This is an experimental structure of RNA with a sequence from Caldanaerobacter subterraneus subsp. tengcongensis, with 30 nucleotides shown. Connelly et al. published it in Nat Commun in 2019: "Synthetic ligands for PreQ1riboswitches provide structural and mechanistic insights into targeting RNA tertiary structure". Ions in the entry include magnesium. Method: X-ray diffraction, resolution 1.8 angstroms. The entry became public in 2019. The depositors describe the entry as "Crystal structure of a class I PreQ1 riboswitch complexed with a synthetic compound 1: 2-[(dibenzo[b,d]furan-2-yl)oxy]ethan-1-amine".

RNA sequence: CUGGGUCGCAGU
RNA sequence: CCCAGUUAACAAAACAAG
Ligand code: HLV
Repeated sequence: CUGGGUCGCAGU
Repeated sequence: CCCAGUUAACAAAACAAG
C1' cells in the first nucleotide's frame, strides 16, 4: 500500500 | 486501532473531531 474486523452514538 | 496478504484467518480492547 491492499483486504477484512470485535469494539464505538460517531472511524473519509 | 487490530488482524491478515489478493484464496488478504480465528479473534480482540483501547482510543477519537463532533
Ligand atoms: C477503526 C478505527 C477501528 C479505529 C475502524 C474500524 O472499522 C481506531 C481509527 C482509529 C473501520 C471500517 C475499528 C479507526 C474498526 N471498517 O478502530